[PDB]
RNA sequence: GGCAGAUCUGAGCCUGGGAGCUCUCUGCC
Repeated sequence: GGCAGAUCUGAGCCUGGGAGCUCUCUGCC
């Protein structure tokens, strides 16, 4: 790093708006 999972284990960029896109961490490799 990949898969898996986390905002009560967290913030960030973000507006004619959804979740779009990530940062470190836990298991395995």
Record summary
Keywords: HIV-1, TAR RNA, DRUG DESIGN, LIGAND-RNA INTERACTION, RNA BULGE. Solved structure of RNA, 29 nucleotides shown. NMR data were recorded at pH 6.1 and 298 K. It comes from the structure "NMR structure of a synthetic small molecule, rbt203, bound to HIV-1 TAR RNA". The structure was determined by solution-state NMR and released in 2004. Sample source: 29 NUCLEOTIDE SEQUENCE COMPRISING PRIMARY BINDING SITE OF HIV-1 TAT, SYNTHESIZED USING T7 RNA POLYMERASE OFF OF A DNA TEMPLATE.